[PDB]
Context: one part of a larger RNA, bound to proteins that are not shown
RNA sequence: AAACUGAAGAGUUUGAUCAUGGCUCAGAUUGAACGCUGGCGGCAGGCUUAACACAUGCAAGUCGAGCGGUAACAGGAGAAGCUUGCUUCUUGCUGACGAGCGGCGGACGGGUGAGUAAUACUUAGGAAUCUACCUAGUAGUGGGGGAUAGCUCGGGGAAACUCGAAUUAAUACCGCAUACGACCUACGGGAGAAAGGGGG
RNA sequence: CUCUCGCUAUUAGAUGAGCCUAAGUCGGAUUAGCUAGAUGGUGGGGUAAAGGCCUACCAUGGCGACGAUCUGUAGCUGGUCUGAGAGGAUGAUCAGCCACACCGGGACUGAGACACGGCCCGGACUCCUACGGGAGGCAGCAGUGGGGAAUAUUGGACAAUGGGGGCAACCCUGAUCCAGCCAUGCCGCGUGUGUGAAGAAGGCCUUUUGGUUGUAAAGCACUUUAAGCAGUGAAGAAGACUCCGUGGUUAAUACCCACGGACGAUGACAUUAGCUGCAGAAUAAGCACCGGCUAACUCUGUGCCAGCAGCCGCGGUAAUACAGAGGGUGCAAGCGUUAAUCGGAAUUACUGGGCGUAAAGGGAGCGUAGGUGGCUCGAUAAGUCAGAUGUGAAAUCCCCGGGCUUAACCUGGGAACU
RNA sequence: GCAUCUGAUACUGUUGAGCUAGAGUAUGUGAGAGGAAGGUAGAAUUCCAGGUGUAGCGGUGAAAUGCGUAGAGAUCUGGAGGAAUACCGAUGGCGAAGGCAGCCUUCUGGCAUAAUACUGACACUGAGGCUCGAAAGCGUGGGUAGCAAACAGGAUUAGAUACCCUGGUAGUCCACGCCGUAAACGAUGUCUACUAGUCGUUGGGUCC
RNA sequence: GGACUUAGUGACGCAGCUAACGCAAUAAGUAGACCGCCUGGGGAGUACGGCCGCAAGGUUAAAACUCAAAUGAAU
Repeated sequence: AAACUGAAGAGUUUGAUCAUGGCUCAGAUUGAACGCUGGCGGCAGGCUUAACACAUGCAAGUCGAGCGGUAACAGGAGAAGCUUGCUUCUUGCUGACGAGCGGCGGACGGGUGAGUAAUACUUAGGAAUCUACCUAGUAGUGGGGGAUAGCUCGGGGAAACUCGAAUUAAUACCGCAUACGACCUACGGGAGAAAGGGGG
Repeated sequence: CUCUCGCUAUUAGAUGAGCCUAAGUCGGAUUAGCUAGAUGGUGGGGUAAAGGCCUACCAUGGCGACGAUCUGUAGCUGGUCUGAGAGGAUGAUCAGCCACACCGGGACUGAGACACGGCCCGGACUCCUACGGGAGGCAGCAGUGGGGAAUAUUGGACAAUGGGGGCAACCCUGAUCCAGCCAUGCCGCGUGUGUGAAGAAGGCCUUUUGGUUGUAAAGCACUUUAAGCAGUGAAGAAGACUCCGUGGUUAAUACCCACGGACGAUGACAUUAGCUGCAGAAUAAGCACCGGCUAACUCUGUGCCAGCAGCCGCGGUAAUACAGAGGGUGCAAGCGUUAAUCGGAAUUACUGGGCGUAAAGGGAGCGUAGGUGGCUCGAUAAGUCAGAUGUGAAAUCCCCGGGCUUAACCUGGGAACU
Repeated sequence: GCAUCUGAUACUGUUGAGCUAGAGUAUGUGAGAGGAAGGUAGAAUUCCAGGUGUAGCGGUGAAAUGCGUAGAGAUCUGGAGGAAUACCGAUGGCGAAGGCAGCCUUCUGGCAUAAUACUGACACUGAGGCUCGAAAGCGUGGGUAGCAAACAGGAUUAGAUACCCUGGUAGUCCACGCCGUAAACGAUGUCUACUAGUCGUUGGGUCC
Repeated sequence: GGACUUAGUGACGCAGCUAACGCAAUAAGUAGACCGCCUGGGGAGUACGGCCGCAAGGUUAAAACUCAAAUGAAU
C1' cells in the first nucleotide's frame, strides 16, 4: 500500500398497439433425496423424521506416601514330604493388591433442542455475594475421647439384599486448649479451628 | 533435626458461579382490559447475597393501543444462503450462552448439582421371581428395531493435545487423535499424446451420387500421471528415566526444588507422507438436451392415438415439440429431476411503486392519542456531528502475505464488526 | 453497534423574552332555495252536491279492460281535502357533505366585504371516537288529492310473471324515533406555497 | 361607461404532467404536512366470530379451491 468493484431480461391477455397486471422461465445455494451412470486422491460433511423403544460391549476413575489389612498373583526367608532335583507350608517380609473405611474426581468433558416469547439470548453496565484446585501472604497444626466398616458369631431371603450380638484403624467423628486475621458486640467484651503422611 | 505433601483461620488476586438494571429481540386485536402477594411500606423470617423470596400488619396500589392479558410458533447469538445494495430467508457441522437427561415431584453430599451413566417418593413401560418381592433408562460412542425420501463401524490408540487420580511409577479418558463406510459436497488428477486421406469400411442423410460421422478410426511413433507391483523412507516426540554439574535449602557434602548438560524410553495412524524403480495404452465416460425463451436438426414410426410439457403449447398422413436413430450442444465422474430459500419481482417500492378512467380517496365533518409546524434575540446541549477511551470473543467475510506438488484446506497480521 | 467523557451549535428538542406575516377577536355594510317553528296565497288534480245538455267518453300503434242513458264526458256554480310550489330560473345562489325553491313572521348558523384596533403561532392534519348523512325501508300515532311497488283485469306475444292500457294498495305527506347505505361522483382526502394567458358569470370593494 | 382588486363559479389554453384519454391557479403541474386505501381475475365484500340494528340488514373481514388471464386507453 490493500481491505473501497457493483445492478441484463424473456415469454404469455390483442386483429394489431401502448399501459396495467398476474403467471412462468433463465441464476445462485443445500446436512438433500430420487433416476441413469461411475476411476482415483486431498479436505470437509453424514437421523433434518420418532425428546420413539432400546439387545450387547465400552463412555469415570484413581490414591497402599490416610487406614486395618491379605481374597488373588508374584517373589523372599526358613519347614525342606525331598519324591535328589522332586518339591511344598509357615509367614503381609516384599512388589503389589479384591473387598472395606477414608480423600479427591464423578457439577468437567460428551449428547440433545423437548421446554422456553423471557429467571432465555445479544449489547452495555451495576452491587448486595459465594468460590475446590492455582498464585502471593498471614497466624497455627496442642492435647484427649467414644466409636465403627471390613474382619468375627448367629440368623432371614429365590434373588436384590438384609437383621442382630461382639468388635479394630485412620488424614472418619466429637469435646477440650489456644486464635495474626475472621465472626458477634451494647464495642466494656464475647464466642469459633486443625491431621497427619512421607524423604534424608 | 530439617525439608516436603497436607490440614486449620483468614487476606488479596485470578478462575468460576449466583444476583440486578437498561436497550434490543416472531405472528395474531376475528385476543382490550390484566393483576390480590397483586403494587408499595414496616416488624420479623429466609438466602452466600439484593429482593414479596416468605409471613403478620398498614396503605390501594401496579401493568396496558409505546399492545398489557390471552393465543400460535420458536432454543438465542457469532454466523449461513441469497442480494449491487438495502433487504429477505435461515440458526446443521465450528464457537459462545441457555435448557433438558424415561415422566412428575423432593432433596442430600459437596466449593460447586436440585446431579446424563447419584439418592428418595410416585408413574408409565420393559425384564427377573421360588409370587413374597426385585431391577432398569443410548438425547455418551458404536449398534438394533421402528418411522422415513433419506444419513455410516457393535474399529484402533491414549503416540499427540487436553482432562481425572497419584510423590512418583503409572492407571483411566468412545474427549480427543485416527482409521472404516457413503460422488454428500468442495478442490485436484486421470481415462492417453503426436502423426496419420484415393478422406477406408459401416451407420445416417441424400437430388444416387455426393455429404456427414471424420484425423475420427486403422496403421505408425512415443508417454506412463493416477491405479498395480517392488524398494526406500521423513515429520508428527514434547528426550521421560538415569548420571553429572551449578544455584536455593538446611546443622549438613543429605532429602527436596530450580537451572545447565549427557543419554535415547516412548507412534494408534502405518504396508505413513514423500521419493526411486518395473510393466504396458495397458485399468478407467457417462448424463441431460437440440420449436421459442435457450447453445444444438434432420430422417423413420405414429397419426389429437401413443405420448411430451416449466410457460407459450405440440400430436388431425410429409411432427426441426411424441418414440427410435444419425448428427449436434452443454456439462462431465458426474448429469438430470424433485423439494426448499433468495434473485429476477421496482410484484409491500426504506433505498424503490401507486390510488380521475387500469386494484386503490374513508359519504362528509368535528375532534382525542399522535405526526408535523411562522419570524427575531438568548440559554441549554437531549437528538445531531466530531474527537478520545472501553468494549464490540475466536472462527467466518474481505486485504496483504506464508505452508501444503497446485487447489480446496491450514495459517500470521490487518481491515471490518455498520 | 453500545457505553462514558470532551468539544460544536446550523437544524430538531426543551426553555426565556420579543414580533406579526399564519390563525383568531371587536366594530360597519352586503348577498343568499343555509337551518328550525308557525301562518297564509294562487293555479291545477280528485271527490261530493247541483243547473244546462245528450250519446258517447277515455285509451292506444291499433285496440280492449274501464267509465256512461241509473245521464257520463263537456260546460257553469258551490263544498271538502291533500300535496306540490308554473313564470322568475340562470355550467345562478347558499350549505361540510347529504341537500335546500310560492309568500310572510319568529328563532338561528355560516359566509363575503372596507378600515381601524386587538391577541400574539393560539396552526395543519388526524388512527380510534363522536356528529350529521339521498332514496328506499322499519316502529308508534295521524293524514291520504295526485303518483304509485305489490296486486287485478285488458292487450301484445310462441310464451309475456314485462314493456303499453285501465284500475290500484303500501309508500310518497306530517310528528317523534330507528336505519347508516347510494355511480353518497369531480369515480379526483384535507391544508399550504409557487407556476403563460384569454373570455364569461355571482357577491363585495376602490378608482376614472 | 369602463379600469383594477377580491372571494366564488364556468369555458378555453401554454409550460409541465399523463399509458393514453386528458388535467392544466377550482392541476391530474412544482413541492411539503398528516390521514385513508391498493397489490392478478373469480371465489367474495362471501363464510365464521365480534359489534351495531325491532327487522331488513350494516360494519369488521378470511380460506380452500379455480383460471392464465382479468383489465385501462387508444388504433
Molecule: 16S rRNA, nucleotides 48 to 964
Organism: Psychrobacter urativorans